[PDB]
RNA sequence: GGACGAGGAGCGUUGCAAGCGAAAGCCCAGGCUAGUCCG
RNA sequence: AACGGCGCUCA
Numbered sequence: 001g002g003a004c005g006a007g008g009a010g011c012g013u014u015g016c017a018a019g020c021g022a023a024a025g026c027c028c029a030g031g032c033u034a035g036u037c038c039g
Numbered sequence: 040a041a042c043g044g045c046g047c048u049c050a
Base pairs, nucleotide, nucleotide: 004035006033007032008049009048010047011046012045016031019026020025030042
């Protein structure tokens, strides 16, 4: 750095980063933290 | 465990 699990669960608004697209735009506020299993 | 823009709701 990535994967997977955990941090109770929806809705509406904007859209910084990442991602997609020749452009307009699209998408987007678990991207952060914590970690084997039992009771 | 401590957290996670701004409004609404539920547990």
Entry title: Structure of the s-adenosylhomocysteine riboswitch at 3.0A. S-ADENOSYLHOMOCYSTEINE RIBOSWITCH with a sequence from Ralstonia solanacearum: 50 nucleotides with solved positions. The 2010 paper behind the entry is "Structural basis for recognition of S-adenosylhomocysteine by riboswitches". Crystallisation conditions: 2.25 mM Spermine, 9 mM magnesium chloride, 0.9 mM spermidine, 1.8 mM Cobalt(III)hexammine chloride, 0.05 M sodium cacodylate pH 7.0, 5% (v/v) PEG 400, 20 mM iridium (III) hexammine chloride, hanging drop, temperature 298K. Bound small molecules: s-adenosyl-l-homocysteine (SAH). Sample source: RNA was prepared by in vitro transcription with T7 RNA polymerase. It was solved by X-ray crystallography to 2.79 angstrom.